Notes
Shown are 35 nucleotides from a PDB entry: RNA with a sequence from Homo sapiens. Kuhn et al. published it in Cell in 2015: "On-Enzyme Refolding Permits Small RNA and tRNA Surveillance by the CCA-Adding Enzyme". Protein in the same entry: CCA-adding enzyme. The source organism's lineage runs through Eukaryota, Opisthokonta, Gnathostomata, Euteleostomi and Homo. The entry is indexed under protein-RNA complex, tRNA, non-coding RNA, CCA-adding enzyme, nucleotidyltransferase, ncRNA, RNA BINDING PROTEIN.
[PDB]
Context: bound to proteins that are not shown
RNA sequence: GGCCGCGGCAGGUUCGAGUCCUGCCGCG
RNA sequence: CGCCACC
Numbered sequence: 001g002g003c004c005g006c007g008g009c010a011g012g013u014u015c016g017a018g019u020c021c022u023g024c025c026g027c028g
Numbered sequence: 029c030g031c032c033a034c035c
Base pairs, nucleotide, nucleotide: 001032002031003030004028005027006026007025008024009023010022011021012020
C1' cells in the first nucleotide's frame, strides 16, 4: 500500500435508507 | 502483533 471482517458515527441521493454512494474513528 | 505482495 491492497484486501477481509466485527462495530460504529455522521454526510450525500431519495416521498422513503440498517439496505445505494462517500467520509472519519476504533478493534482483529 | 487479521490476510496478501515486496524474499